SIV17-50 RNA (34-MER): 34 nucleotides with solved positions. The work is reported in "Programmed Ribosomal Frameshifting in SIV Is Induced by a Highly Structured RNA Stem-Loop" (Marcheschi et al., J.Mol.Biol., 2007). Entry title: Solution Structure of the Frameshift-Inducing RNA Stem-Loop in SIV.
RNA sequence: GGAUGGGGAAAGAAGCCCCGCAAUUUCCCCAUCC
Numbered sequence: 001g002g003a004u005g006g007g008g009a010a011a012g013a014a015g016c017c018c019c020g021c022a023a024u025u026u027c028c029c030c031a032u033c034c
Base pairs, nucleotide, nucleotide: 001034002033003032004031005030006029007028008027009026010025011024015021016020
C1' cells in the first nucleotide's frame, strides 16, 4: 500500500408495487488478512 464485515451520518436513482416502502452508494470506528 490493497480488501471484507457490524454499526452510523448522509445523499439517493433506474424503483418496486410494500402502497409507502425503502433498493443503493460515499465517508467514518475497529478487527482480520497478503